[PDB]
RNA sequence: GAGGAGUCUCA
RNA sequence: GAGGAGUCUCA
Numbered sequence: 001g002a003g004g005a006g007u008c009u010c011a
Numbered sequence: 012g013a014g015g016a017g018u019c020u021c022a
Base pairs, nucleotide, nucleotide: 001021002020003019004018007015008014009013010012
Other pairs, nucleotide, nucleotide, family: 005017cWW006016cWW
């Protein structure tokens, strides 16, 4: 630098 | 759409 599954805040 | 800390694979 590129994807997967959970999580918190803002829009 | 914009950020925080972990997690799995690839770069």